About this RNA:
Primary citation: Aleksandrova et al., Science (2025), "Mechanism of release factor-mediated peptidyl-tRNA hydrolysis on the ribosome". Shown are 612 nucleotides from a PDB entry: RNA (16S Ribosomal RNA, nucleotides 921 to 1532) from Thermus thermophilus HB8. Rfam match: Bacterial small subunit ribosomal RNA. Rfam 15.1 lists 42,628 matches to the family in 10,626 species. The reconstruction used 617,938 particles. The entry is indexed under Translation termination; peptide release; release factor; hydrolysis; peptidyl-tRNA; 70S ribosome; cryo-EM; pre-termination state; peptidyl transferase center, RIBOSOME. Method: cryo-electron microscopy, resolution 2.13 angstroms. The entry became public in 2025. Ions in the entry include magnesium, potassium and zinc.

[PDB]
Context: one part of a larger RNA, bound to proteins that are not shown
RNA sequence: UGACGGGGGCCCGCACAAGCGGUGGAGCAUGUGGUUUAAUUCGAAGCAACGCGAAGAACCUUACCAGGCCUUGACAUGCUAGGGAACCCGGGUGAAAGCCUGGGGUGCCCCGCGAGGGGAGCCCUAGCACAGGUGCUGCAUGGCCGUCGUCAGCUCGUGCCGUGAGGUGUUGGGUUAAGUCCCGCAACGAGCGCAACCCCCGCCGUUAGUUGCCAGCGGUUCGGCCGGGCACUCUAACGGGACUGCCCGCGAAAGCGGGAGGAAGGAGGGGACGACGUCUGGUCAGCAUGGCCCUUACGGCCUGGGCGACACACGUGCUACAAUGCCCACUACAAAGCGAUGCCACCCGGCAACGGGGAGCUAAUCGCAAAAAGGUGGGCCCAGUUCGGAUUGGGGUCUGCAACCCGACCCCAUGAAGCCGGAAUCGCUAGUAAUCGCGGAUCAGCCAUGCCGCGGUGAAUACGUUCCCGGGCCUUGUACACACCGCCCGUCACGCCAUGGGAGCGGGCUCUACCCGAAGUCGCCGGGAGCCUACGGGCAGGCGCCGAGGGUAGGGCCCGUGACUGGGGCGAAGUCGUAACAAGGUAGCUGUACCGGAAGGUGCGGCUGGAU
Numbered sequence: 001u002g003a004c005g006g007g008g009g010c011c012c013g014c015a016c017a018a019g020c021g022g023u024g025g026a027g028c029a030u031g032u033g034g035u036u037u038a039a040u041u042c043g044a045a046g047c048a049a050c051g052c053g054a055a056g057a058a059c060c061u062u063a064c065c066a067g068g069c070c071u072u073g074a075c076a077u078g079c080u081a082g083g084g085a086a087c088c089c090g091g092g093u094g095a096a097a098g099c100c101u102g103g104g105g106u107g108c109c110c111c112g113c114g115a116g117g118g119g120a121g122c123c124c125u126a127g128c129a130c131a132g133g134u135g136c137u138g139c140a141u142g143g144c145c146g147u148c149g150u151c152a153g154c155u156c157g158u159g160c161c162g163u164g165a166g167g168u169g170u171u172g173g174g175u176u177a178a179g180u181c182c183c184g185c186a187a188c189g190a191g192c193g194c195a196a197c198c199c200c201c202g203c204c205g206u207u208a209g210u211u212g213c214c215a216g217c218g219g220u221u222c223g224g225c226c227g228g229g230c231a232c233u234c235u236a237a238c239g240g241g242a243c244u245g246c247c248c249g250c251g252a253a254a255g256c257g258g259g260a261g262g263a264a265g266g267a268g269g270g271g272a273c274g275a276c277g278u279c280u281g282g283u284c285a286g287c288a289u290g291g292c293c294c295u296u297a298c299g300g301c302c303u304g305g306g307c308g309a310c311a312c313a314c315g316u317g318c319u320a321c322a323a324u325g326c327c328c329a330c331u332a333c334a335a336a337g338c339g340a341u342g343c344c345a346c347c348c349g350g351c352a353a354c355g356g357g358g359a360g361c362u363a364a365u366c367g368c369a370a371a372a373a374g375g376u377g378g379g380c381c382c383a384g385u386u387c388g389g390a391u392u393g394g395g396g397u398c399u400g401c402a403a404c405c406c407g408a409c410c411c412c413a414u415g416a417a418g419c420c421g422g423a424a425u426c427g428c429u430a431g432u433a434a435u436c437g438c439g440g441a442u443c444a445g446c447c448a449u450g451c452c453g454c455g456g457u458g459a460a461u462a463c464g465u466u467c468c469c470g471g472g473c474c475u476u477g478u479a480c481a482c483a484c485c486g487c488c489c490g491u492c493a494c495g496c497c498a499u500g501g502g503a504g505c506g507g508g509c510u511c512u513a514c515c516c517g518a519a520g521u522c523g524c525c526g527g528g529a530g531c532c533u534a535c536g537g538g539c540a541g542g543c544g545c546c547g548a549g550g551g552u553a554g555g556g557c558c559c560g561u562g563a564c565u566g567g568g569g570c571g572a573a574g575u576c577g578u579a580a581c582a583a584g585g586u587a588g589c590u591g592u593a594c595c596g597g598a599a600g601g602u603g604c605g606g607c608u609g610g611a612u
Base pairs, nucleotide, nucleotide: 001481002480003478004477005476007475008474009473010472011471012470013469015465016464019428020427021426022425023424026319027318028317029316030315031314032313033312034310035309042053043052064305065304066303067302068301069300070299073130077129078128079127080126081125082124083123087104088103089102090101091100092099093098106120108119109118110117111116132294133293135292136291137290141288142287143283144282145281146279148277153192154191155190156189157188158187159168160167161166172183173182174181198271199270200269201268203240204239205238206237207236208235209234212230213229214228217227218226219225243265246259247258248257249256250255308447321421325380326379327378328377329376330375331374337368338367339366342361343360344358346357347356348355349354387418392413393412394411395410396409397408398407434457435456436455437454438453439452440451484584486581489577490576492574494571495570496569497568499566500565501564504561505560506559507558508557509556510555511554512553513552514551515550516549520546522544523543524542525541530539531538532537587608588607589606590605591604592603593602594601595600
Other pairs, nucleotide, nucleotide, family: 002483tSS004582tWS005585tSS007583cHS014018cWW015468cWS016467cWS017429tWH017463tHS018461cSS019460cSS024423tHS025320cWW026417cSS031050cSS034311tWS036040tWW037039tHS038065cSS039305tSS040309tHS041054tWH041285tWW044049cSS055451tWS057061cWS058400tWS058406tWS062306tWS062307cWW063285cWS063306tWW071296tWS072129tWH073074cHS075131cWS083084cWS085123cWS094096tHS094097tHS096302cSS112114tHS131295tHS131297tWW137284tHS138142cWH138287cWH139280cWS140284tWH140289tWS143286tHS147278cWW149274tSS149276cWH151275tWH152193tWS153179cHS153275tSS156170tHH157169tHS159186tWS162164tHS162165tHS169188cHS171184cWW174254tSS175180cWW176178tHS178194cSS182253cSS209210cHS209212tWS209230tWS210211tSS210364cWH212233cWS213232cWS214224tHS216228cWS222223tSS224227cWH229231cHS241263tWS242262cWS244246cHS245260cWW245266cWH251253tHS251254tHS261265tWH262264tHS265266cHS284289tWS297299tHS317449cSS321384cWS321418tSS322325cSS322385tWH332373tWH333372tWH334455cSS335438tWS335454cSS336369tWW339342cSS343367tSS344359tWS345358tHS351411cWS352410cSS353396tWS360366cSS363366tWS371437cSS372436cSS373456tWS379386tWS384385cHS384387tWS388417tHS389416tHS390415tHS391414cWW399403tWH399444cSS400402tHS403407tHS403445tWS427433cSS429461tWW430460tHH431432cHS431458tWS432459tWH433458tHS441450cWW442448tWW443446tHS462464cHS464466cHS477582cSS479580tWS479581cSS487580cWW488579cWS490598cSS491575cWW498567cWW502563tHS503562tHS517548tHS518547tHS519547tHS521545cWW526527cWS526540tHS527529cHS533534tHS576597tWS577598tWS578579cHS582585cWH
């Protein structure tokens, strides 16, 4: 400076609460995990993967599998050479691709009535430079997207403060949906965000009146059909209108409460629009792109299969479990869209899907088109039912070269589970939820119960912020900093390294006491006894002290080593718990005592390096 807290304060959101309807149970549809398979191509993974890429998998798609095939290749430029092609209908084999194949033609510029040869749109064979790759890496990338989060934020210039990281501005008070605005202030201003500028809806006006509409008028085969009119509705361009604009109150102000008027009142309702950045977020299979890899194959073609498997598990949905219902007949009322290998009126045939004729419409003209819930009348009478419509047998229609694996729809028969769903979990605050139908993209057809839109009918409840989840601003503590999915303590297990204790074992130095004791100096003797003499003498020789060394005994210190035993340091992983760092979830630490696998707990007292 952040982040985080089982710290504090003030706020907010279908966050809870108050309500209504669901999901979790059934059957079915669909996506995924797993398992299986020759293959069941690949990607997406908490929220933010799972009706997602895929707005259309029988073939194609297709990226996978098996088999049969091709080699400068299905696509692009260039160098050659031999043909010279260029463009078009036939032959064998084959499931097809393919292989081997049989009959004609090039413009243009030429010498030119010439056999012919030359340069040229363009093609094939044999060589090359090469093409090709949905082969790997989104941990090399661009582009685009999701997410925190339509949250209220994130910054900058100059000035000032601080050694510095940095701070101020941007904090405080009031207010707002909002860093929205006001007040105060060492700040004064600015940018990206908020808001506004744009679109749709709601009221009115001008321009217009066809294919639109039909108030008044006249016709009428009874439909605006006609004349006629643009009154009205409507259509589509341009404008107005709403701005706290006015009055009362509250307040410095911003603003907040009330009222009038107005179609609309305090952002009128809904869209478009997504800051600095975060997530080693997603996408090399939409495209592009660095590197790596393959090169008669990891390229290309065809047929067939697979992506549709199935003891199971999960997500998102659809249809129900019935009488506020189901079935049957008649009868009303929309919006937004689409339509020329199209939309199809009407008539005929089949119970029907649909088929055969066949208008109108390149469409405010004609069609899709029936709206459904609703309204009226009747039937069912509480049952697995006239609830529910799965599964299976049979007969058919259509699309498509072809519905076996693996399409949709019609008719007959069959008539499963399901009696409102455990722990749990989801959406929604008003034209919302719920409920009803309609259109569109993709598309031959359709597995759409999906997705994106459209209108019909139309609720309940919100006391409130104690609690669950997520977020905003300020403040506080921190041993955290890819930041609590953080960090971190001790026993135990294993390994390595050094080390303390230890019955002892083996050595070194040293001290004390005694014993034996060489040489030699010194002291005494030198005779019962040798030699010399200068003899009151000397030499040899004898004795004694000290004495190197050796021996014996008992100690001191040090070094090496030892069965076993104690802890310590270390370790890119183990087992047990979670003691400390946040009030760390019992404040911490501390001396001592006792206790416990371990970190530790408790008692007594102390400190704040804790709070109140």